tRNA-Trp (P-site) from Escherichia coli: 76 nucleotides with solved positions. The PDB entry is titled "Escherichia coli paused disome complex (leading 70S non-rotated closed PRE state)". The entry also models zinc and magnesium ions. Released in 2024, the model rests on cryo-EM data to a resolution of 3.09 angstrom. The sample was in a buffer at pH 7.6. Primary citation: Flugel et al., Nat Commun (2024), "Transient disome complex formation in native polysomes during ongoing protein synthesis captured by cryo-EM". Lineage of the source: Bacteria > Pseudomonadota > Gammaproteobacteria > Enterobacteriaceae > Escherichia. The entry has 53 different proteins, among them Small ribosomal subunit protein uS9, 50S ribosomal protein L14 and 30S ribosomal protein S7. The entry is indexed under ribosome, polysome, tranlsation, elongation, pausing, disome, collision, PURE system. An Rfam search finds the family "tRNA" in it. About the family: Transfer RNA (tRNA) molecules are approximately 80 nucleotides in length. Gene Ontology term of the family: triplet codon-amino acid adaptor activity.
RNA sequence: AGGGGCGUAGUUCAAUUGGUAGAGCACCGGUUUCCAAAACCGGGUGUUGGGAGUUCGAGUCUCUCCGCCCCUGCCA
Numbered sequence: 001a002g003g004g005g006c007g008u009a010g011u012u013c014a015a016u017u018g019g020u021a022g023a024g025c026a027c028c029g030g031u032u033u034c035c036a037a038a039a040c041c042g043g044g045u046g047u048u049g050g051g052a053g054u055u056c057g058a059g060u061c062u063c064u065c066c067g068c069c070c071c072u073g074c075c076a
Base pairs, nucleotide, nucleotide: 001072002071003070004069005068006067007066010025012023013022019056027043028042029041030040031039049065051063052062053061
C1' cells in the first nucleotide's frame, strides 16, 4: 500500500441500530471496626474519535478525516 473491524463514564464492555445510553469495577458520601480493609446503604458521571452531509431529529444512517486493530501485498 489494499481490504475488513474498532473508538460509548476513570478502565473493561452492553447497546437501542432515527425520537429518553445501560452493566461490572473504579470514584465520592454515610454505616460497621480501636483503625485500615472486607461488608452494608445511598449517589453522581458521556461532545458516544473529529468533521460534513441527509432527516422535523443522529452517538445510531451516508461520505471523507484522525487514532487503534485484523487481514492480504502473490507467479516468473